[PDB]
Molecule: SAM-I RIBOSWITCH
Organism: THERMOANAEROBACTER TENGCONGENSIS
RNA sequence: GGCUUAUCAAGAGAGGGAGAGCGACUGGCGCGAAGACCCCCGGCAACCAGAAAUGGUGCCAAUUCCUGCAGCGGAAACGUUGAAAGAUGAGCCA
Repeated sequence: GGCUUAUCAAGAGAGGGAGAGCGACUGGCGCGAAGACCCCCGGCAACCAGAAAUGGUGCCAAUUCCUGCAGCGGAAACGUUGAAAGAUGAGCCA
């Protein structure tokens, strides 16, 4: 990387370092030198392991920020439901 499967509208930083873009992609719309994103520490959480205490991930702006494809409603804007894509764990193949 690919396959299978469970979950993704609840929850969680006012701390420290460093210093430039980040929110996967599209079209929107945001966050950001009054320091984003990243790392540490802190917390949420309960996927895996544990009797547990706790560990390994994961997560900690906004619904996966909205969106794309299709069904249904709609005169349309739009609404809703499900997929796709993406994300995380667990197990497998190469």